An RNA, together with DNA: 83 nucleotides with solved positions. It comes from the structure "A cryo-EM structure of KTF1-bound polymerase V transcription elongation complex". The reconstruction used 30,359 particles. The entry is indexed under Pol V, TRANSCRIPTION. Ions in the entry include magnesium and zinc. Primary citation: Zhang et al., Nat Commun (2023), "A cryo-EM structure of KTF1-bound polymerase V transcription elongation complex". Among the 13 different proteins in the entry, which are not shown, are Protein RNA-directed DNA methylation 3, DNA-directed RNA polymerase V subunit 5A and DNA-directed RNA polymerases II and V subunit 8A.
Context: bound to proteins that are not shown
DNA sequence: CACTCTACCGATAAGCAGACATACCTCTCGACCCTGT
DNA sequence: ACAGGGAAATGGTTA
DNA sequence: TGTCTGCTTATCGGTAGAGTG
């Protein structure tokens, strides 16, 4: 660099 | 002029699996296994 | 200890 | 997840002829 997940202001 | 008997088109449900999580944008925290020479 | 192929399954069945 | 749309199979009739008559 990439992916996925979780937590957020609208 | 009445009967029966199975080839054909419907309507049927009737069952079969999928298919879907508005959108703009922020942050952090971990990511394939068994075997041979 | 690293190159090469493509595998590795554990049955289970009420929610 | 119930609740649905859509696709593919049985089920029901509904004929429609033509063997007979």
């Nucleotide at each position: 660099a990439u992916c996925g997940a979780g937590a957020g202001g609208u």